The RNA (RNA 23S, nucleotides 1111 to 1796) from Spraguea lophii 42_110 has 686 modelled nucleotides. The structure was determined by electron microscopy at 2.79 angstrom resolution and released in 2022. It holds a match to the Rfam family "Archaeal large subunit ribosomal RNA". Clan: LSU clan. Entry title: Spraguea lophii ribosome. The 2023 paper behind the entry is "CryoEM reveals that ribosomes in microsporidian spores are locked in a dimeric hibernating state". Among the 71 different proteins in the entry, which are not shown, are eS30 SEE, 40S ribosomal protein S10 and 60S ribosomal protein L35a. The entry also models potassium, magnesium and zinc ions.
[PDB]
Context: one part of a larger RNA, bound to proteins that are not shown
RNA sequence: GGUAGUAGCGAUAAUUUGUCUUCAGCGGCAAAGACUGAGGAGGAGAAGGGUUUCUUCUCAUAAGAAGAGUGAGCCGGGUCUAAGCGAGUGUGUAGAAGCAUGAGCGAAGGAGAAACAGGUUGAUAUUCCUGUGCCUGUGCUGUCGUACGGCAACGUGUAUUAGCUUGUCGACACGAACAUCUAGACAAAGCAGAAACACCUUUUCUGUUCAAGGGGAAAAAGACCACUGAGACGGAUCAUCUGGCGACGUGGUUUUAUAUCUGUGACCAGGCCUGAGCCUGGUUUGUUGAGGAUGGUCGUCCAUGAAAAGACAACUAUAUGGCAGCACAGUCCGUACCAACCGUAUCAGGACUCCAAGGUGAAGAGCCUCUAGUGGAUGUUUUACACAUGUAAGGGAAUUCGGCAAAAUGGAUGCGUAACUUCGGGAGAAGUAUUGGUUCAAUUGUGAACUCAUUGUGACAAGGGGAAUCUGACUGUUUAGUAAAAACAUAGCUUCAUGAAGAGAGAUGAAGUGAGUUCUGCCCGGUGCUCGGUCGUGACACGGAGGAAAUGCCAGAAAGCACGGGUUAACGGCGGGAGUAACUAUGACUCUCUUAAGGUAGCCAAACGCCUCGUCAUUUAAAUGGUGACGCGCAUGAAUGGAAUGACGAGAUUCCCACUGUCCCUACAUGUAGACUAGCGAACCC
Numbered sequence: 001g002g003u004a005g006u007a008g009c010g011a012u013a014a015u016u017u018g019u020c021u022u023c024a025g026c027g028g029c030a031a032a033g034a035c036u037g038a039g040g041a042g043g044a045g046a047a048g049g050g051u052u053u054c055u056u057c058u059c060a061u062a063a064g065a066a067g068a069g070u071g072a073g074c075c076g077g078g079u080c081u082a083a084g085c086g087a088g089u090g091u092g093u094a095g096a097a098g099c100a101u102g103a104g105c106g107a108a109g110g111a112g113a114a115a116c117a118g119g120u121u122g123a124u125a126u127u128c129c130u131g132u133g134c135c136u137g138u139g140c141u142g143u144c145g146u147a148c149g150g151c152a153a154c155g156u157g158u159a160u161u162a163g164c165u166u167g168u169c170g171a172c173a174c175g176a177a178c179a180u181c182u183a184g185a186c187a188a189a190g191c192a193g194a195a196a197c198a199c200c201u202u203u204u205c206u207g208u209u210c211a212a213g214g215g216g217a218a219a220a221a222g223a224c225c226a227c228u229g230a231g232a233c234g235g236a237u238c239a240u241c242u243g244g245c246g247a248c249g250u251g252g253u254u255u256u257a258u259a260u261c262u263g264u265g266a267c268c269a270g271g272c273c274u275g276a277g278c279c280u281g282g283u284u285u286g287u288u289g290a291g292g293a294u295g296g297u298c299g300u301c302c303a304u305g306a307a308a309a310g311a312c313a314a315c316u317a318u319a320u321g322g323c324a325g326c327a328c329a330g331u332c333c334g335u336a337c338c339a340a341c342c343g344u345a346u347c348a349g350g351a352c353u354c355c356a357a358g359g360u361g362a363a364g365a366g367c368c369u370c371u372a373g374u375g376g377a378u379g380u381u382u383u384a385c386a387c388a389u390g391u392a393a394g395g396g397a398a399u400u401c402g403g404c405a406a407a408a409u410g411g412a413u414g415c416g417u418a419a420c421u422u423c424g425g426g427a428g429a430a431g432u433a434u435u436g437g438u439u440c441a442a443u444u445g446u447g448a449a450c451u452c453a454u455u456g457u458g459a460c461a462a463g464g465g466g467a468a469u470c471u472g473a474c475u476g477u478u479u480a481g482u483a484a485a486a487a488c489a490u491a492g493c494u495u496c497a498u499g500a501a502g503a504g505a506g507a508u509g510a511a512g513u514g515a516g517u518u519c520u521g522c523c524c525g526g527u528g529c530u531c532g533g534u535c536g537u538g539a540c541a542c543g544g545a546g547g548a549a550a551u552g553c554c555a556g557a558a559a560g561c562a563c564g565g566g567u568u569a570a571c572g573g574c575g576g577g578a579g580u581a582a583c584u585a586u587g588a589c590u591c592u593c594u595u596a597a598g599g600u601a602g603c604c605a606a607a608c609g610c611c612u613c614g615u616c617a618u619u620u621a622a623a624u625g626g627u628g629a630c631g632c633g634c635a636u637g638a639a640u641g642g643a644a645u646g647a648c649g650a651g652a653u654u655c656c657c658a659c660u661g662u663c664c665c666u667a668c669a670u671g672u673a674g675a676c677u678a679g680c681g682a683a684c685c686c
Base pairs, nucleotide, nucleotide: 001686002685008680009679015032016031017030018029019028020027034374035373036372042355043354044353045352048338049337052336053068054067055066056065057064058063073134074133075334076333077332079111080110084105085104088101089100090099091098115132116131117130118129119128135330136329137328138327139326140325141324142323143322144321147156148155149154161317162316163315165314166313167312168311169310173300174299175298176297178295179294180293181292184288185287186286187285188284189283190208191207192206193205194204195203209266210265213262214261220256221255222254223253224252225251226250227249233243234242235241267282268281269280270279271278272277301305341350342349357369358368359367360366379676386672387671388670389669390668391667392666394664395663398662403659411435412434413433414432415431420425422515436451437450438449439448440447441446452456464657465656466655467654468653469652470651471649472648476488477487492513493512494511495510496509497508498507517643518642519641521574522573523572526571527570528567529566530565531564532563534562536561537560543554544553575593576592577591578590579589602636603633614630615629616628617627618626619625
């Protein structure tokens, strides 16, 4: 290039009208209609991005070009230390790695001196401006100081450096209930302004503010001091509890919030005028109440829940020290914006946190609204086949490997509840009845009447239930992307090895079986592991003989091996053939071969049985199915664990009731795509 102006471009809340630009943008602005619905499609921070933020111009537009924009003693980094890392030095290596010790490093969410309101820009602000403050240090000028009180619990006094030592602060798990405070939300009255009025209504809506710093109660909850002297008994909590090691009582001492006042006026609402300034309000009470804060109690654990920097008190010495004014100082780095992050993108995916209104209801559930925020590939009534959904006569699983999918049940209150069981459970067993509005009684138990055309957890939300079998005890875990299970784990049970430790037998490691109940028979011949002795073998070295010497020769010889014992909750293993009982069958009994020992107790055509669709009973009209029996079991079987149950499985299997378009046998209707139309515009394959 053909395919082809074709396939597709439209999950989600939804859009219409006028008017200006734009020059032809569902772009902007007004008026309507909707939606997210405070576990928001709202308002902010971190990690990540890096100018995407603001103004102007131009289309080149998720496009460019040119400018401008981030201000700190009190916010965070630079500090401390966690788990840990480590230069150098020692030892080692051809060089390295490694090992011992150890300067330095290690948290923008752990510890960590001190600030808050209100204003201002096109874009910054606890950083700028105004006001009122605070921490750490420095200097001037004034002004005072060198001690006392209470039986005591302790008080009055803003007090210097330095050092031993002893102690405190920094400095800490989870869970439950109860107090008190603060945000928040309601309801009445007052005023100011709004909405609504064919009718009705003092109906409805919005407002009524007070920072850090300074001063400061009553209250509640605990400690403690003085007097007093208590019981077969008093006191006290929602609950535990408490007293001669001092109860109740009467008077005190102290620790821990908050309300209230000041903060010198700011800020808000409304009216009058206006290219500016004036004037008026910001007043009272009740109910409730955190998803934030705090206090003293109680429970749990073979689990007891960081360090350090930096502080403080007592004791001992030493003293020109406290307070008020005024003045000076406090360096360096970060500070814009995100709906712009990672996925080749303007991608229905992924991605650490904070704040949170009213009704319905147990409930930050679903559904509906206030504050604040939001939207485009165009027109056409649009067959068939689809994908998301509704409804159905009579029949009711006949459909299919299989009730797969759908329907049915559903909240609260009462009555009534079986087998079995480890006595806790099963259990919401099952099975049944009630439920709205109004007007009353009665005060938490609830009753009664009147009323309605299908009735009332009316929408939304909201269990189907029973009888059995196989299997794993239970909650938990797994093949990121075809397997969630009967597989793994688990508590419990049994075996093995060791006196070595920064650990010390109620310890430290290695294996197997799988909670609980009840049992766990027989075999050491083979293979392994373990114990004892040499009677033999069995290396190099060390010796010996000989030779001129080499090479050979001879002896010697640990542990192993061989030999003798132990051991199956070590690996594992656990038989054939003949005859024989007054009908027949079957063989308790006998004989015979054989061994390491010849499968005990139990269980079964089982997820384990070839023959096999085994035989008999039950379930159906009819059963290659299910359950119950039977057993020479091709080839069941005991911690390679055997057998019988409970409670619990998105585990495998059979039946019954309810229920239904699964089916007989299909029909009609809704939304979205699809056909036709404007704009845009591919690929596989050949």